[PDB]
The depositors describe the entry as "Structures of small molecules bound to RNA repeat expansions that cause Huntington's disease-like 2 and myotonic dystrophy type 1".
Solved structure of RNA with a sequence from Homo sapiens, 26 nucleotides shown.
The structure was determined by solution NMR and released in 2024.
The source organism's lineage runs through Eukaryota, Eumetazoa, Deuterostomia, Tetrapoda and Homo.
RNA sequence: GACAGCUGCUGUC
RNA sequence: GACAGCUGCUGUC
Numbered sequence: 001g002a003c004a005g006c007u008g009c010u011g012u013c
Numbered sequence: 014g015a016c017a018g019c020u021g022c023u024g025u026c
Base pairs, nucleotide, nucleotide: 001026002025003024004023005022006021008019009018010017011016012015013014
């Protein structure tokens, strides 16, 4: 420096 | 199904 793991709410389509 | 906002630990290179 890049890419993944970890719950799903409120705002749109 | 998609896009946005929202927390900081872990794995790989």